[PDB]
Primary citation: Shen et al., Proc.Natl.Acad.Sci.USA (2021), "Structure of the translating Neurospora ribosome arrested by cycloheximide".
The RNA (tRNA) from Neurospora crassa has 76 modelled nucleotides.
An Rfam search finds the family "tRNA" in it. Rfam's curators write: Transfer RNA (tRNA) molecules are approximately 80 nucleotides in length. Their secondary structure includes four short double-helical elements and three loops (D, anti-codon, and T loops). Further hydrogen bonds mediate the characteristic L-shaped molecular structure. tRNAs have two regions of fundamental functional importance: the anti-codon, which is responsible for specific mRNA codon recognition, and the 3' end, to which the tRNAs corresponding amino acid is attached (by aminoacyl-tRNA synthetases). tRNAs cope with the degeneracy of the genetic code in two manners: having more than one tRNA (with a specific anti-codon) for a particular amino acid; and 'wobble' base-pairing, i.e. permitting non-standard base-pairing at the 3rd anti-codon position. By type it is a transfer RNA.
Keywords: Protein Synthesis Inhibitor, Cytosolic Ribosome, Polysomal Ribosome, Peptidyl Transferase Center, TRANSLATION.
The entry has 76 different proteins, among them 60S ribosomal protein L4-A, Ribosomal protein L19 and Ribosomal protein S12.
NCBI's taxonomy places the organism under Eukaryota, Fungi, Pezizomycotina, sordariomyceta, Neurospora.
The reconstruction used 196,154 particles.
It was solved by electron microscopy to 2.7 angstroms.
RNA sequence: UUCCUCGUGGCCCAAUGGUCACGGCGUCUGGCUACGAACCAGAAGAUUCCAGGUUCAAGUCCUGGCGGGGAAGCCA
Numbered sequence: 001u002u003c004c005u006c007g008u009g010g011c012c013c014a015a016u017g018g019u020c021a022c023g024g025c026g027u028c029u030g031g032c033u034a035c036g037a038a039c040c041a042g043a044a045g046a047u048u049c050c051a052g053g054u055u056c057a058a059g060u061c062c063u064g065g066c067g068g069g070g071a072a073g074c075c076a
Base pairs, nucleotide, nucleotide: 001072002071003070004069005068006067007066010025011024012023018056027043028042029041030040031039049065050064051063052062053061
Other pairs, nucleotide, nucleotide, family: 008014tWH008021tWS009010cHS010045cHS013022cWW014021tWS015048tWW016060tSS017055tWS017057tWS026044cWW054058tWH055057tHS
C1' cells in the first nucleotide's frame, strides 16, 4: 500500500429495514438483618463511531472519514 471484517448504555454483548433497541456487570432505591456482605425486586443508563445517499420508513442497504482486527505484498 491492497483486500476483508468490526464499531451498540459506564463496560461487556445479542438483535442484521416496520420499537432509539434484548440481556449481564456497573449506579440509585426498596425488601431481609442488631448492622452490614451476599441475595431478591424494581428504576435510570442507547443520538446504535461521524457525515452524506436509496426508501413511505435506516442502527440494519450504499459511499466517504476515523479507529480496531485478520490476510497479502519483487527477483534470480